[PDB]
Solved structure of RNA, 25 nucleotides shown. Zheng et al. published it in Chem.Biol. in 2009: "Structural basis for stabilization of the tau pre-mRNA splicing regulatory element by novantrone (mitoxantrone)". It comes from the structure "Structural basis for stabilization of the tau pre-mRNA splicing regulatory element by Novantrone (Mitoxantrone)".

C1' cells in the first nucleotide's frame, strides 16, 4: 500500500436516518 464484506448503536425508535470496527496479501 489493494481490499473482503458487513455487522452494530441512538431515536422518531431497530424498519425511514448517520457513522464506526475487524481480518487481511
Ligand atoms: O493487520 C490487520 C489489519 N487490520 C485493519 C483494521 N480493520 C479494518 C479496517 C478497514 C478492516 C478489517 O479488519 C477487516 C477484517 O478484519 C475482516 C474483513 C474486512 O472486510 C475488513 C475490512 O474491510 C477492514 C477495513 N475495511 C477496508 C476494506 N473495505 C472494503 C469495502 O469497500
Nucleotide at each position: 500500500g489493494g481490499c473482503a464484506g458487513u455487522g452494530u448503536g441512538a431515536g422518531u425508535a431497530c424498519c425511514u436516518u448517520c457513522a464506526c470496527a475487524c481480518g487481511u496479501c
On the sample the depositors note: Synthetic RNA. Method: solution-state NMR. The entry became public in 2009.